[PDB]
Context: bound to proteins that are not shown
RNA sequence: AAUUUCUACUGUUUGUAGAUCUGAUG
Numbered sequence: 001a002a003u004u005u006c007u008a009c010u011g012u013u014u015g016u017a018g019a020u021c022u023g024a025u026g
Base pairs, nucleotide, nucleotide: 005019006018007017008016009015
Other pairs, nucleotide, nucleotide, family: 001010tWS002010tWH002015tHS003007tWH004020cWW009011tHS011015cSS011016cSS
C1' cells in the first nucleotide's frame, strides 16, 4: 500500500483472496 466499491493485503515487474447492494436526511 494499487481495486466498480468494501475488507485484509503484497498475494508473479502496473497485482492477490473473499464479499458486493442498489437508489437516496435521524
The RNA has 26 modelled nucleotides. Dong et al. published it in Nat. Struct. Mol. Biol. in 2019: "An anti-CRISPR protein disables type V Cas12a by acetylation". Released in 2019, the model rests on cryo-electron microscopy data to a resolution of 3.6 A. The PDB entry is titled "Cryo-EM structure of AcrVA5-acetylated MbCas12a in complex with crRNA". Protein in the same entry: nuclease.